[PDB]
Context: bound to proteins that are not shown
Molecule: SHORT RRNA-IV OF THE LARGE RIBOSOMAL SUBUNIT
Organism: TRYPANOSOMA BRUCEI
RNA sequence: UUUUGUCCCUCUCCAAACGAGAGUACAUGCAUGGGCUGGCAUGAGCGGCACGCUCCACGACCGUGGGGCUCGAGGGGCACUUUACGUCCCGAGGCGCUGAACCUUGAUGCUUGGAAUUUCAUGCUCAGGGACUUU
Numbered sequence: 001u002u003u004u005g006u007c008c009c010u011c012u013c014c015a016a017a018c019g020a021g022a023g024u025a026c027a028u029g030c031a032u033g034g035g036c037u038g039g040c041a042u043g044a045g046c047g048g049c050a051c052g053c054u055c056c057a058c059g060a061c062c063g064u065g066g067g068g069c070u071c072g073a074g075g076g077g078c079a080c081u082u083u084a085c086g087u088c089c090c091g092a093g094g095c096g097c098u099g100a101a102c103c104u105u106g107a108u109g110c111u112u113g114g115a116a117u118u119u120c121a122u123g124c125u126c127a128g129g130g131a132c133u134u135u
Base pairs, nucleotide, nucleotide: 006130011019029126035119039112046106047105052069053068054067055066056065057064058063077097
C1' cells in the first nucleotide's frame, strides 16, 4: 500500500491534552504586499509680497502662458550711497545686512500609523513534506 498520526500548520479551540482545520495548490495556500478599508487628526519640509493656492487655457499629462486669489512679523543694532570708484540718495531716507524669531497660515482632511485576531484585488512574490506508524 488503506491509512491515521506524525514533519508540515490554523486561531475558532486552546492551560496542557484536546479541538478545529489545513495545504494540498491558481482569480491558491503564502507572504511581499498592492489596492483598499481605518484611525489619529495637518508632517517633515518649505514658503509668505515670492511662493503657495486657485481659476482658465495651451502644451493636455508636461513644459507654458494667462486670469484670479493669495499676496503673515516682534529684533539689540550696524554698515554703505566716499578720495569720480557713475555708487551717478548728498542728507532726509532708501537699500539691505545683522544672533533669536514667537505664533500663524499655506502648500496639508496633512503627516502618520491601520495587526496578533482588518478588507479585498481581475496586484505582487514565494513556495508548496519530513517522520513514522503502518496490514